Record summary:
This is an experimental structure of RNA (17delU1A (58-MER)) from Acidobacterium capsulatum ATCC 51196, with 57 nucleotides shown. Released in 2020, the model rests on X-ray diffraction data to a resolution of 2.8 A. An Rfam search finds the family "nadA riboswitch" in it. It is bound to nicotinamide-adenine-dinucleotide (NAD). Primary citation: Chen et al., Nucleic Acids Res. (2020), "Structural distinctions between NAD+ riboswitch domains 1 and 2 determine differential folding and ligand binding". It was solved together with U1 small nuclear ribonucleoprotein A. Crystals were grown from: 0.2 M Mg(OAc)2, 0.1 M C2H6AsNaO2, pH 6.5, 30% MPD.

C1' cells in the first nucleotide's frame, strides 16, 4: 500500500455514522416556477467519513 469480513439458527450479512433511490406508516387539499416535512426497518440498493479484525509486501 493491497487484497479481504472468519466469526452469523441454510447460504448473504464486521462495527459506528451519512447520502442517494426504493418501501412502509404519519402528517400534508396546498399556487409554483433551482433541492429539502417527519418516523420506522436484515431497504438480500449503490455509495461517502471513520473504524474493528484477518491476509499479502
Ligand atoms: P471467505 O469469505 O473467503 O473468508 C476469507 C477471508 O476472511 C480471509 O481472506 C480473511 O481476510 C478473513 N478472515 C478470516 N479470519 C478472520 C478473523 N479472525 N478476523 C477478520 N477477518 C478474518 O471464507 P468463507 O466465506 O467461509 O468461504 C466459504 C467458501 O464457500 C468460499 O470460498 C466460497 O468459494 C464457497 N461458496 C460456495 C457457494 C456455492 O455456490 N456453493 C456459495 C457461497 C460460497
Nucleotide at each position: 500500500g493491497c487484497g479481504c469480513a472468519a466469526c452469523a439458527u441454510c447460504c448473504c450479512c464486521g462495527c459506528c455514522g451519512g447520502u442517494u433511490g426504493g418501501g412502509c406508516g404519519c402528517a400534508u387539499u396546498g399556487c409554483a416556477c433551482u433541492c429539502c416535512g417527519c418516523g420506522c426497518a436484515g431497504u438480500g440498493a449503490a455509495c461517502c467519513g471513520g473504524c474493528u479484525g484477518c491476509g499479502c509486501c